Solved structure of RNA, together with DNA, 45 nucleotides shown. The work is reported in "Structures of RNA Polymerase II Complexes with Bye1, a Chromatin-Binding Phf3/Dido1 Homologue" (Kinkelin et al., Proc.Natl.Acad.Sci.USA, 2013). The entry has 13 different proteins, among them DNA-DIRECTED RNA POLYMERASE II SUBUNIT RPB4, DNA-DIRECTED RNA POLYMERASE II SUBUNIT RPB2 and DNA-DIRECTED RNA POLYMERASE II SUBUNIT RPB7. The structure was determined by X-ray diffraction at 3.6 angstrom resolution and released in 2013. The PDB entry is titled "elongating RNA Polymerase II-Bye1 TLD complex soaked with AMPCPP".
[PDB]
Context: bound to proteins that are not shown
RNA sequence: UCGACCAGGA
DNA sequence: CTCAAGTACTTTTTCCTGGTCATT
DNA sequence: AAGTACTTGAG
Repeated sequence: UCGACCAGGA
């Protein structure tokens, strides 16, 4: 308390 | 002064979990 | 990727 990446579920 | 081609634009399933980073 | 929607350009 704000949202970006990454990794995951059926 | 017609119509071929180049130009640019706008889309791309639904919910759900957690971590880590920088910075607000 | 496949439309659209224009310019750009030849005959």